This is an experimental structure of RNA (Magnesium catalyzed nonenzymatic RNA primer extension product), with 24 nucleotides shown. The structure was determined by X-ray crystallography at 1.25 angstroms resolution and released in 2024. Bound small molecules: 2'-DEOXYGUANOSINE-5'-MONOPHOSPHATE (DGP). The PDB entry is titled "Magnesium catalyzed primer extension product with 14mer primer and mixed phosphorothioate activated G monomer". Crystallisation conditions: 2.5 M Sodium chloride, 50 mM TRIS pH 7.5, 0.25 M Magnesium chloride.
RNA sequence: GACUUAAGUCGG
RNA sequence: GACUUAAGUCGG
Numbered sequence: 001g002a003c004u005u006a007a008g009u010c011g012g
Numbered sequence: 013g014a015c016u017u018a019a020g021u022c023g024g
Base pairs, nucleotide, nucleotide: 001022002021003020004019005018006017007016008015009014010013
Other pairs, nucleotide, nucleotide, family: none
């Protein structure tokens, strides 16, 4: 630093 | 779709 899974906030 | 959070994978 990217991704995966999940929850939340925001925006479509 | 971005971010925040939790757990992991991969790469530094």